[PDB]
C1' cells in the first nucleotide's frame, strides 16, 4: 500500500 | 472476516 | 405486521 | 362551467359562426 | 368575428346510495360508537438485495 | 453504498 | 465512515 | 537675505 | 537644481 | 482610457 | 397650456379685444 | 375691459418610433439579459501648461 | 500657483 | 508649503  | 453507524430499495 | 387519515374511484350523466 | 396546438416550463391551438 | 360549447385538465347539481355492509345505547333511535373485503399521504417493529 |  | 483479526 |  | 503634498486646466 | 447613469436631441406638430 | 417689456435678481411688457 | 391666443422658457398628447441597430433563453416569446455609432452629471489610472 |  | 545642493 491491497484483500479477506 | 466480523461488529457499530448512517443512507437507498423490497417484502410482512 | 400494527395504528391513524382519505375515497369506492366509482360510474353515468349534465351543463 | 373556464384554461387551453393539453409539448404538464408554457403560450402563441383547434373546431362548431362569425 | 361581438357571442355560447367539446379537445384534456379543474367547478357544480341529479341518478345509481349510509342496497358494500354487521352489531349496541331503555319497543328503538334523536343524539352517537364499535367491527371486515379494495386502492392512496403518514408513523413503529422484523427480514433481505445496495 | 459511506 | 470507524473498531480490529488474518495473508501479500 | 536672493537666485538655480 | 533635484524630491514630496495640495489646487488648478488640458489630453487619453 | 475604463466604468456607471440619462438623452438621441431629436425632429415636428398641436394645444 | 402658466410667468412673463424673457434686462435670467426680477416686477413694473407687448400684441389680437374690449 | 370682463374673457381666451403667442413672444422666451417650463407643461401635456399625436407622428416620425424598440426602420440607429445586432444576438441568446425549449419552432420562439411571456418573463429578460448582452453587446458599437453621438451629446451631458460622476467615480479611477497615465502625461503635460500655472 | 502655494 | 516642507527637505535639501551649489552661488552672489
Nucleotide at each position: 500500500u491491497c484483500a479477506a | 472476516g466480523g461488529u457499530a453507524c448512517g443512507g437507498u430499495a423490497c417484502u410482512u | 405486521u400494527u395504528g391513524u387519515c382519505a375515497u369506492g374511484u366509482g360510474u353515468a350523466u349534465g351543463u | 362551467g373556464g384554461g387551453g396546438a393539453u409539448u404538464a416550463a408554457a403560450c402563441c391551438c383547434u373546431g362548431a359562426u362569425u | 368575428a361581438g357571442u355560447u360549447c367539446a379537445g384534456c385538465c379543474c367547478a357544480c347539481a341529479u341518478a345509481c346510495u349510509u342496497u358494500g355492509u354487521u352489531g349496541a345505547u331503555u319497543g328503538g333511535u334523536u343524539g352517537u360508537c364499535a367491527a371486515u373485503c379494495a386502492u392512496g399521504g403518514c408513523a413503529a417493529a422484523a427480514g433481505u438485495g445496495c | 453504498c459511506g | 465512515u470507524a473498531c480490529u483479526u488474518u495473508g501479500a